[PDB]
Record summary:
Shown are 29 nucleotides from a PDB entry: RNA (Duck HBV apical loop). It comes from the structure "Solution structure and dynamics of the apical stem-loop of Duck hepatitis B virus". The entry is an ensemble of 10 models. The structure was determined by solution-state NMR and released in 2009. Primary citation: Ampt et al., Biochemistry (2009), "The unstable part of the apical stem of duck hepatitis B virus epsilon shows enhanced base pair opening but not pico- to nanosecond dynamics and is essential for reverse transcriptase binding". On the sample the depositors note: The Sequence of this RNA can be found in Duck Hepatitis B virus.

RNA sequence: GGUCUACAUUGCUGUUGUCGUGUGUGACC
Numbered sequence: 001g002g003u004c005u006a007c008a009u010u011g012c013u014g015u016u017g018u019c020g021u022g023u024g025u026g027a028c029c
Stems, first nucleotide, its partner, number of pairs: 001029004005024005011018002
Other pairs, nucleotide, nucleotide, family: 010019cWH013016cWW
C1' cells in the first nucleotide's frame, strides 16, 4: 500500500437496505 473489519458521518430509503466520506482498541497478504 491492499482486503476484510469495528465504529461514526452527509445524504438516501419504509416487505430494510444503499452510495460517497473519515476514523481506529484487530487479523491476513